[PDB]
Context: bound to proteins that are not shown
RNA sequence: AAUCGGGAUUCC
RNA sequence: AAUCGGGAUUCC
Numbered sequence: 001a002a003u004c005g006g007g008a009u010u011c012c
Numbered sequence: 013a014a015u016c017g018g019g020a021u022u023c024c
Base pairs, nucleotide, nucleotide: 001022002021003020004019007016008015009014010013
C1' cells in the first nucleotide's frame, strides 16, 4: 500500500 | 464510495 471478517461515522 | 477502531492475509 492492497484485500478480507466484523464495529462506527461522512458523503450518498 | 470514503474515513476510523481493532483481527487477518498479499505485495512490499